Description
An RNA structure (23S ribosomal RNA, nucleotides 526 to 1261) from Escherichia coli, in which 730 nucleotides are resolved. It comes from the structure "E. coli 50S ribosome bound to compound streptogramin A analog 3142". Released in 2023, the model rests on electron microscopy data to a resolution of 1.91 angstrom. An Rfam search finds the family "Bacterial large subunit ribosomal RNA" in it. Clan: LSU clan. The organism belongs to Escherichia, within Bacteria. Among the 8 different proteins in the entry, which are not shown, are 50S ribosomal protein L3, 50S ribosomal protein L4 and 50S ribosomal protein L13.

[PDB]
Context: one part of a larger RNA
């Protein structure tokens, strides 16, 4: 078990339980139905089919030391106050010094004035306010400075048990074809040349196993297997191949040359260190409430998705019928529109200067 | 030398157009001065501390672009960003409207009142017949309302219906023949109630048939422009009606006028909290009271809860059960905190200061379990 979607939320019957001095109340469950597309990140804007979590538990991201200003409080106060260092030592002793009480000039210097100039009626800076050391706190500075995170660059080491080359030194190539040079004979042969048969066994020669290879295609692609399997392939006495064991090291090696290979990592190998490199770029970034609340704009940037001043928020403090809204009043305009005197453009008649194919 | 089918400058007249024309000229919006009412200083200066310099859409003015774009760039206003509630079937930027908490009171805004769906099958008086309403254009049409005027009409109109059609002439070119009807030509005038070198398909050519024209019958409107409401063709598309959300709806569509109602987190009643102001010099200040204000992202300022860990504490709780686990009850505006069953079997810790590895859900975070 006839009902359709972020599963809740409001309304709500039924049922079962529990009541207590029937008290119509509490707990469980939730037919029925209104309303109703998660969270977070990042955005102009997200149910978004963008991002980011399978779940839970634990850890996990604005610090810390030193300067520096500026609030708050405490101490003293034109004065405050030490450091190092002595001290049985949070005391006291130490005023070395720093900050303030005096500025103005680049300075010489002057001094409540200076400084500009020959010199200021002046101009600029200044001269009535109290600072200074301690406690907390909000910025800055320098340091890993809120956590993670590169691709990479530099030092010093380990790596040729894979692979490339290369060296000593041993081992491998089933079978079966072809038939070079050479020799020999018999023809040619004046004499060669040249041919014919037998000899004869050359070859990065042929076919085709072991061996190495890896051309097609299927399978397999969380495989049996981080390149193999299966039916065909190519090479196969060699520039083959294979065992041991040694040498060539990273800007170095080897390389029949693909940036191939150098221990499953190569357009600069592994490991440790400089290191926590830097990251104007992603992500994150964790209790509660109460007031107020922007920008996404000028400007300048090797700047453009970064930063800087200054617009736009907050907080504190201080100060003027300081600001806005509407009425009157004083002002300057050159857009709407409207007009062709101007500056261009546009038709339509008219007068018709003056030229010209004719009008000679 | 002429003049001048032609050409003709300036002048004059009459018509129009400009963002880079002005012999004109505004609303508006800036500037400044004075008056009040009203605003919690809304205003400026200076200091501490930021954010933010990716906009976006709708409304005016534009420039680009096709007066295309959810396109672009600037100016100005709202909004959304950072803002929730009702409306616009769904719908960040439209329309009303600004949520401190609670209420199972009420009255409105936008928008609605026939069901789904709160609330008028409300009332007068017209308009559509197309499901138009609820998708569109040059353009087409006796759809149908309404409005001013016009022409011809009982000396008989409009339709129909009965009668009537002339000489010339084919002027002529063309052409066999075309002749008013293929067609060119002068695009004339006689007799008459009318009849034109004519209006026609047609026709191997004239000529049929017939109409404008004129009478006769029949007896009341006829006839086609003009200004407008509201409709109708024009009108084809892909998964499935799919172009009113649906059902339906002839009004439950439109338009005009009226009175209800419904309808938000607006705005009013009734109970609470908090923030700023001024007032009673009140008070070591709560308040008699009083007004007002309380959406919020970067982000600023304010108060505070709770967790380790020092000191107050050789104090205080604790085996008549400590922390820790897991219920339940009460409690505060939140972080939370009181008690107390159980479990648990040895620590915790008031208050008031003090210092901090002090709060996790995310970082393809990190371990373990599952």
């Nucleotide at each position: 078990a006839c009902a359709a979607g972020c599963a809740g939320u409001g309304g709500g019957a039924g049922c079962a339980c529990g009541c207590u001095u029937a008290g119509g109340c509490g707990u469980g469950u939730g037919a029925c139905u209104g309303c109703g597309u998660a969270c977070c990140u990042u955005u102009u804007g997200u149910a978004u089919a963008a991002u980011g979590g399978g779940u839970c538990a634990g850890c996990g991201a604005c610090u810390u030391a030193u300067a520096u200003u500026c609030u708050g409080u405490a101490g003293c106060a034109a004065g405050g106050u030490u450091a190092a260092c002595c001290g049985a030592a949070u005391a006291g002793g130490g005023g070395a010094g720093c900050c303030g009480a005096a500025g103005g000039g680049a300075a010489a210097c002057c001094g409540a004035g200076u400084c500009u100039u020959a010199a200021c009626u002046g101009g600029g800076c200044g001269u009535u306010a109290a600072g200074u050391u301690g406690c907390a706190g909000g910025g800055u500075a320098u340091a890993g400075a809120c956590c993670c995170g590169a691709a990479a660059c530099c030092c010093g080491g380990u790596g040729a048990u894979c692979u490339a080359g290369c060296c000593a030194u041993g081992g491998g190539c089933a079978g079966g074809u072809u038939g070079a040079a050479g020799g020999u004979u018999g023809g040619g042969u004046a004499a060669c040349a040249c041919u014919a048969a037998c000899u004869g066994g050359a070859g990065g020669a042929c076919c085709g196993a072991a061996c190495c290879g890896a051309c097609u295609a299927a399978u397999g692609u969380u495989g049996a297997a981080a390149a193999a399997u299966u039916a065909g392939c190519g090479g196969a006495u060699g520039a083959c191949u294979u065992g041991u064991g040694g040498c060539u090291g990273g800007g170095g090696g080897u390389g029949a040359a693909a940036g191939g290979c150098c221990a499953a990592u190569c357009a600069a190998a592994c490991c440790g260190g400089g290191a926590g490199a830097u990251a104007g770029c992603u992500g994150g970034u964790u209790c509660u409430c109460c007031c107020c609340g922007a920008a996404a704009g000028c400007u300048a940037u090797u700047u453009a998705g970064g930063u800087a001043g200054c617009g736009c928020c907050u907080c504190g403090u201080g100060a003027a019928u300081u600001c806005a809204u509407c009425u009157c009043c004083g002002g300057g305009g050159g857009u709407a529109g409207a007009g062709c005197a101007c500056u261009g453009u546009u038709u339509c008649g008219g007068c018709a200067a003056g030229g010209g194919g004719g009008u000679c | 030398a002429c003049u001048u089918a032609c050409c003709a400058a300036c002048c004059c007249g009459a018509u129009g157009c400009a963002a880079a024309c002005u012999g004109c000229g505004a609303a508006u919006a800036c500037c400044g001065g004075a008056g009040a009412a009203u605003g919690u200083u809304a205003u400026c200066a200076c200091g501490g501390g930021a954010g933010a310099c990716a906009c976006a859409c709708g409304g005016c003015g534009g420039g680009u672009g096709c007066u295309a774009a959810c396109g672009u760039c600037c100016g100005u206003c709202g909004u959304g960003a950072a803002g929730a509630g009702g409306g616009a079937a769904a719908c960040a930027a439209c329309c009303c409207a600004g949520a401190c908490c609670g209420c199972c009171a009420g009255c409105u805004a936008a928008g609605g009142u026939c069901c789904c769906a709160a609330a008028g099958u409300c009332a007068u008086g017209g308009u559509u017949a197309a499901g138009u309403g609820g998708g569109a254009a040059a353009c087409g049409a006796u759809g149908u309302g309404g409005g001013a005027a016009g022409g011809c009409c009982c000396a008989g109109a409009c339709a129909g219906c009965c009668a009537g059609g002339a000489u010339g002439u084919u002027g002529g070119c063309u052409u066999a023949g075309a002749a008013g009807c293929a067609g060119c030509c002068a695009u004339c005038a006689u007799u008459u109630a009318a009849a034109g070198a004519a209006a026609g398909c047609g026709u191997a050519a004239u000529a049929g048939c017939u109409c404008a024209c004129u009478g006769g019958u029949c007896g009341a409107g006829u006839c086609g422009g003009c200004c407008u409401g509201c409709g109708c063709g024009g009108a084809a598309g892909a998964u499935g009606u799919a172009a009113c959300g649906g059902g339906g709806c002839u009004a439950a569509a439109c338009c005009a006028u009226g009175c209800a109602c419904c309808g938000a987190a607006g705005c009013u009643g009734c109970g609470g909290c908090a923030g700023c102001g001024a007032c009673g010099c009140u008070u070591a200040u709560g308040c008699g009271u009083u007004g007002u204000u309380g959406g919020g992202u970067a982000g600023g300022g304010g108060a505070g809860c709770g967790u380790u860990c020092u000191g107050u504490a050789a104090g205080c709780c604790u085996g008549c059960g400590a922390a820790g686990g897991u219920g339940u009850g009460c409690u505060g505006u939140g972080a939370g905190g009181c008690a107390u069953g159980c479990u648990g079997g040895a620590g915790g810790u008031a208050u008031c200061a003090g210092a901090a590895g002090u709060g996790c859900g995310a970082a393809u975070g990190c371990u373990g379990a599952c």